Shown are 24 nucleotides from a PDB entry: RNA with a sequence from Homo sapiens, together with DNA. Crystals were grown from: 0.8 mM zinc sulfate, 8.8% v/v PEG MME 550, and 50 mM MES pH 6.5. It was solved together with DNA polymerase alpha catalytic subunit. The PDB entry is titled "Crystal structure of DNA polymerase alpha catalytic core in complex with dCTP and template/primer having T-C mismatch at the post-insertion site". It was solved by X-ray diffraction to 2.9 angstrom. Ions in the entry include magnesium, zinc, potassium and sulfate. Baranovskiy et al. published it in Proc.Natl.Acad.Sci.USA in 2022: "Structural and functional insight into mismatch extension by human DNA polymerase alpha".
[PDB]
Context: bound to proteins that are not shown
DNA sequence: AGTCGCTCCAGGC
């Protein structure tokens, strides 16, 4: 960095 | 079984 997956803050 | 916008983390490549 991308990708996948997981978080739930904000509007 | 309201909407969409914006980070964050684990991990592989």
């Nucleotide at each position: 960095g991308c990708c996948u997956g997981g978080a739930g803050c904000g509007c």